Description: Solved structure of RNA (HMKT-7) with a sequence from Haloarcula marismortui, 38 nucleotides shown. Primary citation: Huang and Lilley, Nanoscale (2016), "A Quasi-Cyclic RNA Nano-Scale Molecular Object Constructed Using Kink Turns". Keywords: DNA BINDING, KINK TURN, L7AE, NANO CRYSTAL PACKING, NANOTECHNOLOGY. It comes from the structure "Association of four two-k-turn units based on Kt-7 3bG,3nC, forming a square-shaped structure". Crystallisation conditions: 0.2 M AMMONIUM ACETATE, 0.01 M CA CHLORIDE, 0.05 M SODIUM CACODYLATE PH 6.5, 10% W/V POLYETHYLENE GLYCOL 4000. Method: X-ray diffraction, resolution 2.87 angstrom. The entry became public in 2016.
Context: bound to proteins that are not shown
C1' cells in the first nucleotide's frame, strides 16, 4: 500500500439460497 | 452461468480486526 463502525472478523439460531 | 452443505444468505450477540 488495500479492505474495514455504511461493521472486521468470529459466535450462536435458522439451514438453500445470492449475483 | 458464476458462487454455495467445505455454509448461501437472513435474525441475534459480540464490537476492530481482516489482506
Nucleotide at each position: 500500500g488495500g479492505c474495514g463502525a455504511a461493521g472486521a472478523g468470529c459466535c450462536g439460531g435458522c439451514g438453500a439460497g445470492c449475483c